[PDB]
Context: bound to proteins that are not shown
RNA sequence: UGCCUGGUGUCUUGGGUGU
DNA sequence: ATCAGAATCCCGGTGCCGAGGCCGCTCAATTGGTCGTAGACAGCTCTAGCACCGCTTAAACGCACGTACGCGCTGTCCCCCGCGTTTTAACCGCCAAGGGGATTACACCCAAGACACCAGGCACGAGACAGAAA
DNA sequence: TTTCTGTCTCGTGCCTGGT
DNA sequence: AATCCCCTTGGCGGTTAAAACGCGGGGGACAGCGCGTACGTGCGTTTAAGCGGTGCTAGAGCTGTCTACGACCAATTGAGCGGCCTCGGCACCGGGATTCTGAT
Numbered sequence: 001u002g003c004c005u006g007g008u009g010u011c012u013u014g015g016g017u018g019u
Numbered sequence: 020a021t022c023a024g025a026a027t028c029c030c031g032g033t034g035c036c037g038a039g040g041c042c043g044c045t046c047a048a049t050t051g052g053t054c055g056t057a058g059a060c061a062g063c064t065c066t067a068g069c070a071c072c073g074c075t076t077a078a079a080c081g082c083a084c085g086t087a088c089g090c091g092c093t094g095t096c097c098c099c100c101g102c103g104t105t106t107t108a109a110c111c112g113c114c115a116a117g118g119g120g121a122t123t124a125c126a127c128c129c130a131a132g133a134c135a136c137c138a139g140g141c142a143c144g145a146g147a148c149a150g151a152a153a
Numbered sequence: 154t155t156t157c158t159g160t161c162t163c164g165t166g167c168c169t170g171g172t
Numbered sequence: 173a174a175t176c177c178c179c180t181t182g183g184c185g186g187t188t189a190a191a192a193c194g195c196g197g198g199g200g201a202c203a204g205c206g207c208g209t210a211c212g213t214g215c216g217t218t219t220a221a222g223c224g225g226t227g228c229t230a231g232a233g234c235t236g237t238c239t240a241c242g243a244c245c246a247a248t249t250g251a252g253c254g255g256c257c258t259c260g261g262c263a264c265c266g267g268g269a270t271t272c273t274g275a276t
Base pairs, nucleotide, nucleotide: 009134010133011132012131013130014129015128016127017126018125019124020276021275022274023273024272025271026270027269028268029267030266031265032264033263034262035261036260037259038258039257040256041255042254043253044252045251046250047249048248049247050246051245052244053243054242055241056240057239058238059237060236061235062234063233064232065231066230067229068228069227070226071225072224073223074222075221076220077219078218079217080216081215082214083213084212085211086210087209088208089207090206091205092204093203094202095201096200097199098198099197100196101195102194103193104192105191106190107189108188109187110186111185112184113183114182115181116180117179118178119177120176121175122174123173135172136171137170138169139168140167141166142165143164144163145162146161147160148159149158150157151156152155153154
């Protein structure tokens, strides 16, 4: 004196991993 | 004649549910009085019902005679009775065959494509190009 | 032609229901 | 898309009280026959119904009067109704005892 922030879709499908 | 044995009456004890009795009330029968007429009563008419008598003749009747039909007797059979077996249809219990429902290991990773769109009728504001006076 | 303007077309906007 | 059990679904077999049925066989319906009499048919005869007549009058039909009787209101109360109660007359059954049936 110019002063610092946490909040992460859903539903399907497909391909894979370990038994 | 006698008998067993099917049917029956009978006896008695047990249950019940309907007849009988009893209270409460309400409506209809009973009391009271009033009016109008239906019917009782009398009197009168005259039709028809009873009563008799005569005459006629068809109907009734007594009788005779005969036969057909009613009644008794025999025979046949067949179809009712008496009986046991089978049936049935009101309503019931146990049974067989097809339809529906539910669920099929655990965990983990990544990527990729879709998720109310829309159109059409209703409002506010604006502006342009043409009207019109001068 | 100059000037005031009209009035209806139209851009921007939106409701709200069809499918 | 398998499999699996479960369930609702429609179905077959029971029990049951006259009634339906087949049966034997007896006795009764039905047919035939024969005869005797009672009824139909005919005939001559007596009867009274019927037809007609006249007579008499009981009684039926009608009319007019007059009153008691029943209809009508109105008020009133008890009998007869409804509800409900309890007992016994009788129905039912098993046992005991008759008494008819048909068979011998």